[PDB]
Context: bound to proteins that are not shown
RNA sequence: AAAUCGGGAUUC
RNA sequence: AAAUCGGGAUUC
Repeated sequence: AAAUCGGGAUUC
Repeated sequence: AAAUCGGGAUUC
RNA backbone atom coordinates (compact mmCIF):
# COMPACT_ATOMS: atom_id res chain seq x y z
C1' A A 1 0.00 0.00 0.00
C1' A A 2 -3.87 -3.26 -0.52
C1' A A 3 -7.39 -6.84 1.49
C1' U A 4 -10.71 -9.21 5.51
C1' C A 5 -14.30 -9.40 9.93
C1' G A 6 -17.63 -6.73 12.14
C1' G A 7 -19.75 -2.14 14.50
C1' G A 8 -21.22 3.68 13.64
C1' A A 9 -22.44 8.09 10.53
C1' U A 10 -23.58 9.34 5.05
C1' U A 11 -24.18 9.39 -0.36
C1' C A 12 -28.36 7.81 -7.29
C1' A B 1 -25.55 -3.40 -5.17
C1' A B 2 -21.59 -0.20 -5.01
C1' A B 3 -19.00 4.06 -2.93
C1' U B 4 -17.50 7.79 1.16
C1' C B 5 -16.06 9.57 6.38
C1' G B 6 -14.16 7.95 10.48
C1' G B 7 -13.54 4.46 14.80
C1' G B 8 -12.25 -1.22 16.47
C1' A B 9 -10.15 -6.28 15.67
C1' U B 10 -6.92 -9.07 11.85
C1' U B 11 -4.13 -10.75 7.48
C1' C B 12 2.66 -11.10 2.81